Notes:
Released in 1998, the model rests on solution NMR data. Shown are 44 nucleotides from a PDB entry: RNA (TYMV PSEUDOKNOT) from Turnip yellow mosaic virus. The PDB entry is titled "NMR STRUCTURE OF A CLASSICAL PSEUDOKNOT: INTERPLAY OF SINGLE-AND DOUBLE-STRANDED RNA, 24 STRUCTURES". Primary citation: Kolk et al., Science (1998), "NMR structure of a classical pseudoknot: interplay of single- and double-stranded RNA". The entry is an ensemble of 24 models.
RNA sequence: GGGAGCUCAACUCUCCCCCCCUUUUCCGAGGGUCAUCGGAACCA
Numbered sequence: 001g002g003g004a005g006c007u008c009a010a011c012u013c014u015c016c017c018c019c020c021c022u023u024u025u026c027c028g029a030g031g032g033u034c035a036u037c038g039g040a041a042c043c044a
Base pairs, nucleotide, nucleotide: 001017002016003015004014005013018032019031020030025040026039027038028037029036
C1' cells in the first nucleotide's frame, strides 16, 4: 500500500502480507504517503 479477522446487526481495533529494483547482467537486501539500491557475475 493494502486487507483479514468478531457477529444477530455494525464498526472498532489489531495484526499481518506483500510490493517495489539502472554503472552492466542477474539477483537480494532493504523500506513503506516517493522507491532505490548493493552487489557476486563479465571485462581488455